[PDB]
Context: one part of a larger RNA, bound to proteins that are not shown
Parts: sequence; structure tokens; C1' cells
RNA sequence: GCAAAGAUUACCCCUUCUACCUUUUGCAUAAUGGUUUAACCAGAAAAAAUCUAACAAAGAGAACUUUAGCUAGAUACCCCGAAACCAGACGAGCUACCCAUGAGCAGUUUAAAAGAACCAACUCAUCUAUGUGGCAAAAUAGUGAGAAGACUUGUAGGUAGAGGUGAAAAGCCUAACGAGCCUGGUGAUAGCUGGUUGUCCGAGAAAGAAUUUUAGUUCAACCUUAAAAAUACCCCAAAAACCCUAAAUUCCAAUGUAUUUUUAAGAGAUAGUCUAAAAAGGUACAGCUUUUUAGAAACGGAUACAACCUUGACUAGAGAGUAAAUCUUAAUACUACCAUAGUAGGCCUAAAAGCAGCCAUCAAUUGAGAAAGCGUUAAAGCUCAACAAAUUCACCAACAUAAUCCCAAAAACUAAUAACAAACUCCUAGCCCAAUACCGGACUAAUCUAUUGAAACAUAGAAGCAAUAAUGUUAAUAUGAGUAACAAGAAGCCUUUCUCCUCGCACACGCUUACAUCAGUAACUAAUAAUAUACUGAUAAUUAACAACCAAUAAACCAAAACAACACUAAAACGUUUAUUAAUUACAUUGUUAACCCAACACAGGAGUGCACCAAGGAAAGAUUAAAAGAAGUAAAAGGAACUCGGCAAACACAAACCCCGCCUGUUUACCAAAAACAUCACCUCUAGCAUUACUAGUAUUAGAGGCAAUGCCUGCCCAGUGACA
RNA sequence: AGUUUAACGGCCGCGGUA
RNA sequence: CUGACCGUGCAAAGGUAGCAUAAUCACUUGUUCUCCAAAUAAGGACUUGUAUGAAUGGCCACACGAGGGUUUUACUGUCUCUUACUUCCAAUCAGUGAAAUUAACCUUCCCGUGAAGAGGCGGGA
Repeated sequence: GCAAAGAUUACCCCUUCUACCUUUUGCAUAAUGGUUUAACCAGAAAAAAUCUAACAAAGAGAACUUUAGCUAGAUACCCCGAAACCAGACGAGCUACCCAUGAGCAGUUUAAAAGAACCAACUCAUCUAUGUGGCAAAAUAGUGAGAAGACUUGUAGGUAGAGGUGAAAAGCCUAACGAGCCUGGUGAUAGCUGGUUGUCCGAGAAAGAAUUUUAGUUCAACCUUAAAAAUACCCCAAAAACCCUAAAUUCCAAUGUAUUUUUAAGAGAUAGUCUAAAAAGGUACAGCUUUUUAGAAACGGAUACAACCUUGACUAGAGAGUAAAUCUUAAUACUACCAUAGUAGGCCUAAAAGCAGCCAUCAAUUGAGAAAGCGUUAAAGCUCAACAAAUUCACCAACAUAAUCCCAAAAACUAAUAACAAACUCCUAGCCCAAUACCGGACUAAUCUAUUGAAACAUAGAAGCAAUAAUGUUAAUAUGAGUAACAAGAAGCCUUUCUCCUCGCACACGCUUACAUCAGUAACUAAUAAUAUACUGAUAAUUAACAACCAAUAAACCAAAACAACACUAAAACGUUUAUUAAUUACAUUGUUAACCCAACACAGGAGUGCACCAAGGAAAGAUUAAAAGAAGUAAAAGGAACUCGGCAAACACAAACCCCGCCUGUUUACCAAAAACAUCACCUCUAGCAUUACUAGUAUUAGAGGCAAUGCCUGCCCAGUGACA
Repeated sequence: AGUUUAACGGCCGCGGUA
Repeated sequence: CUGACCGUGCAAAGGUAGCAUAAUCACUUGUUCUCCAAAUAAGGACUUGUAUGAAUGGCCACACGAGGGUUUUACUGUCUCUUACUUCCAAUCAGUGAAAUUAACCUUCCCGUGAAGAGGCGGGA
């Protein structure tokens, strides 16, 4: 120790109390929501009804309604959320695929540019570790595949969502694609969550039916607000079935009370829990499920506590009496002394001797069973029962353990029908008795408008009429936190030497003054400073021979680039010359800076080309200290896979072999899968007999739909079904 | 009607005996 | 023991050539050999797979895979079983200065209880 309250001389210290909403049968819950403040932010309708008035057999300022009606006023029904669907636009500067027009590919090996080797540039993305509000809305470091081709790449076109494109991954089509984005329809629609704002009083609910119904509605029953009435509960005989059948019901006078029925309006509710009782089902199990009858949901007890028990309720008292209740109950012993007789009775049986089993239960002694125990092969042997000696008191016995750390402390006793204990009940005063959904009433905060009022106003009439809660909206503040994270190589004389690392200079595209000089920087930009290419002001500046702009129509011309002799198959970009006309005339116009662009950033990333490897560019450390834990690297005695899913990672290794699946190079899930998936050479099925925009300036050895995947050996039998064909 | 599987697709029992 | 044979039934035909415990329902860690000190792994065989099987292709084989599996050599901090040292972080000084999150918290432990797992309830510490 829910942060307060009772109080106190006194802040604490004592004593008493499970935050608030929402949601549920039940929430301190470890269910949802909210950092905090301010401002905004959610109930609208007049058919029937009730209430108050007008006039009334009629009433209404036209049309209508009228067997007390008409006419007028007043009383009423929210807010925020999808995924979707439809129309029309805009998107191919990303990515998918094409069409133009350009450009790259060094070396090394090989007769070779051969979807061959090796290995750079260049392209991909294998595997591991970092990173995870990152350097980065997919990166960095290592390590990997391809690297004259189905290769990469620049500029410019094209195809548009009922679509495109697709070497099918249901991929990709502008940092969310099982179907783009935007604006409309549109306040889409949510039987589903979540929210819904002043005070105080009255009365108050638990599930019978149907239902694409069981997350919902609409009826009944209960209930609330008005009204009219007459009986309502309780209820003794009497009475309600036939075989057996308990607790008990139903129905009614008297009697105790005040309740009940009808009429007019209305909703919510219809997703219950446990306790006692009767039963089912299950395990005569559940904090189990299914009905019927009762109860309950205290701020007092059962420590704690929803259902059990006491009590029902207001507001004050520094009064009283009581209620339920505090936790006790136990469990023991067995003792003498003695033991011969027929006769090991018959019967069985190896033996059978009380004591393997059957039969008998006899008879000596005073007293001892033809035997109740053990015992033996059978004997033998031990005790029990019988006297004798005594003393007697009993008998109905009990039951291991759990995982953080036992669970008030203690207690045999000053007298009890106690005492102490509630919202109950007295007492003294009153303004005089609880509550969720729903339904009635009385008041009032702040505005505005009518008259008053004058400083705050009081009668009316009106409304954008009242936020402690919607992962509410905007603005501002905290907390996490002065935490995570950020940066400037050294010394000097101030630009001079040093110490180290290497994406350098142009053009194209694209950016627009960010460039230059002087000046200022308190504060703005730099993720800090110093000072300034990036902040602020003033002033200036790139000068055309390069580059852009820059004729037509006729006709000849079959004859690749590849150091091009000459060839190869895949059949190759690019113009000369002759003729006919072309204003003819200094100087046209326009691009010229940069430290730069696309990524929200003064981003460890994306970026075409020509020459370069430095002659050019740049700093990995703000200062220390040398903890752990993390990241990266180096070295390691002996051992060498004993680690582990796996030799992943790492290695002073870098080699061999065997399988499955794919034949092979290739292509894909941009951002979790590169594969055995797709494609493909090849092999087979189908469908086509032909002309101006595709196929195609093609013509069956061709061209479209497809299957299966080279090569080798193969490809069995089946037209009944469904197809498809004519 | 018939035709077609390198179209969709299929391609067996039950007991007796050496 | 099995069934070359036999009977009868139904079909449109009755699964063949291969291959086989398999990237092939289950049984299932099939059986056995090789492989290791030991193997549910790997490879070879047997093999009714009652749910293989021939262009929804069946079977062998080169050459090729950043595919999957297994063995060996060699190598080593993977590991027995850790260690030393550097650099980034790191902690102290100086600048600048975010993020999710947050009812309020004056924010203990035990055992009970309880919407059935308590810093807040009860009894103790």
C1' cells in the first nucleotide's frame, strides 16, 4: 500500500474501504477504452391517443369530418465504422510483353562467337551473419550463379481494368492487384461492435408461442402511465378414476386484510447464474447439461466470498436494545498349571495311527475329544480342551504422500441464559424509506426573441439547449528522455607541411540559380561546432566555329557487318550518281553556371556513354576511459565433425565417389519459395484450299489452337458412358 | 446411326482342386 | 503349401512391357545383405503396388544442376572447452536531440481466496 475518508494539538503514523466506464449469468480482474488540458462531437416525424382551450347537433377563413363532435395548441422515434457493387475519367516515366532506332562485351583457352570452358566490366540473387521506427517502406559485408547470348542496356512509341500482358507464379500493370487508381452514385447497407452530455423524486421487469429462427423480430404473460368499476387474494367441511401409488395440488364460505378486473395508451425483455427439493442424461463426475416447485443477489456475518445465513431499507445525533455469528469433538496388555488308559476304533490304503478321506462316537480312571491346532512318509513329537490350584479387569481396537515458504499469536478456570456485535427496532428532531432496461413526474445552467429590467433581471416564446469515456477530430502540452542516435586525420607561421584511403574528368538525360564576388551570421539550413558549395542581403554571370533548327520528285543499282581477302546462316542498320525545278542577299533564333538528378532528408541505395588508374579526387577517430553484453577481424596447446536438423558458419582444405528428380543453356512468385515448377530441341493430335492493316505482301515441307518433353528401347487391351466430329 | 482414346477417362470376381 | 488347370458370374475391355516399400494412403522402424563400435539415414536385393504402370507417358544412359539426399579423403574454435588482442559500438565529458507507449499510482514477498494464475482482496511477513 485505488491514495482518499473518519479524524486529531499534530502533515504522516492509527482505523475503514476491491479505480471508472463498457460488457456480461458473474469483472479489482490478468476483459475493452482512455497521458493530460481546451474547443468542437450523437433522438428529428403528430395516424390513433392523452392534456388545455374555442364553438357545439354541429365544427372548421372552400373542398372535409360528424350517433358529442369537430377545430387549434402542446406532447415522438440518434452518432461513427466495412469488405463490397455500378458508371465515367485518368494511368505502360515502375513492371509484363512487343515495335522502332542506338550502344556494350576486355583478357585466357580452343580450328570455333560452339544457347563450349576459365575469369573481369556488366547482369542476376544462392547461402550465412548483421539490420528490423534500418543507411534502406527489401539494404550492407562476405559468399555465390551467368558473363557473344532465349545476353544486358539507353532514348522514343504501342496494348487499359467486364481489360491488358503472361517461358502460369491466379505473376505484373506506379512502395497494399483473386483484380488498378480517382471522382461520382454516397449520409451505400451493417439483426454486428463502439459511443450517446444537467439535478432530484414515483413505480419497476428473468423468458410461453412461431419464425433461413435460436446474435433478431412479432404476438401472450408480467409490468409502467392514465381511467372506470366490483370484489380480489387468503380460503373449513363438501367434491375431482378406474389395480399400487408420497410431498401435495385444483376448488370454495367464514375470516384477516386492500387488492384485483376491465378500458385507453406504451415500451423494454425474450443469450440468466447458484442454493434446497423431485427427476432425467453422464461416471448414483463435474463451478456438467435438461425440465418442474421454492429462494437469493448487505455497506452485517461465513476471514477473503454473486447465489448460504441475519435483515430489508430514508436524512441528522459524540444515544440505546437486539440478529446471524467467532469454531469446538476424539484414540491401549494377556497370566497359570499340567497332561496315563482299550487303542496305531473299524474301513480303506505305500503307509492312514487324534490329525488323506469315509463310518462310528464307545467305553478305564476322579479327572482327561475315538480330537481343535501345528507336526511326521507313517510314526515320533509339541500345544489346546479335563480335573487338580487359584484368582477376574476386559474384550468388539487402529489406515501413506506433491511439487515457491509452515500459515493469526495464543490459551485448560475468578462464576455465562453473559458481554460484544447490523440498513433491523426503539429514542430526539425532519424536508419522512434501495435499485440496472423501459415508463411517469418536478425543478433548473448557458444562449437568443417579445415586453419588464437596469450590474448581476422575471414572466413567456424558441432552439446548433449542457461530455469524466466513441484505438473520437483539431490545436497544444507532458511521460519514455536529456535517453536512442548523430559529426571534424594531426601539427603549425594559417594555408604549410605531414599521415592514410581511392567510383576520376567530360557528355547525354534530368534538375533549375542551389553556381560567382563582397558582406552578415544572435537566431533560422548543416542532424552538432568551427565557417559557408547548401543559411540571409546586395551585386554580378554562361559570348559559337561544338550542339539544335535545317529540300522535293523521277530514274538506275540482286550481291552483309565481322582489320574483310572471302565466307557463315539467323540473311543483316546506314546512299551515291544522272535529270527536272529549289527565294540567293554580312550579321537568324536558341542550349552553354553548378558541389546538381530519381528515392519525404546535405539518404551507406537507383542511374546511360567516352576516355582514365592517376597527373586527378577524398578523409575511416568531437574529447577521453579502456567494464559487461553485442557487432567485425586476427591467432591458438592436444584432439579433428565427438557439434548440429544438416560440415550451417569457418578453414594451412578446395579433392573424389554413389543415389532420387529434371534431360541440357534458359524463365518465374519486384518485398518470406529458384525448385523436381514453366519453357525447350524432338515426337504426336486436332482445325484450315485463301489477298490488301493482324496471321501475311504469307499459301498445306505452310499457318494457327494444343499435348507430352531431347536422344535410346518402347507406347499394351478398351467406342459401353460423357465429349467431339460429320 | 457410324467413327474416334498420342480425347475425357477405364482396364474384375467367387469359390474348387498337383 | 501353392495353383498350370476347373466351374460359374458379370464387363466396353478385364492392367501388359516394365519398374517396384518409391519424392507412391495405411500397416511401416516390411524382410535381408553391404555400410559404422553402434544407422528409423544411404545403397542392393526380394516384392501383390490390392491405392504402381506406359504421350495426364513407362523404363534404362551420358552431359549438365547455387536442386534434394548419403558415404570417404583433407581441413579447421563447429565442438571437448574455451582463451588473448585489436576496431565499431560501449561507459564518462561537451553539442544537438527522436520512437512505440502511458486510467491514476504513494508501484514488496509468501500462502489462501477470487471471472477458476493478485503490487492492490484475507491471514501473515